[PDB]
RNA sequence: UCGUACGA
RNA sequence: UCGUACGA
Repeated sequence: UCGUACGA
Repeated sequence: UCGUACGA
C1' cells in the first nucleotide's frame, strides 16, 4: 500500500 | 487515506 476489525 | 491490530 491493498483487504479486514475497531476508530479518526 | 491515517492510527492500532491481523492477513496478503

An RNA: 16 nucleotides with solved positions. The PDB entry is titled "octameric RNA duplex co-crystallized in calcium(II)chloride". Crystallisation conditions: 28% PEG 400, 0.2 M calcium chloride, 0.002 M spermine, 0.05 hepes sodium buffer pH 7.5. The structure was determined by X-ray crystallography at 1.48 A resolution and released in 2015.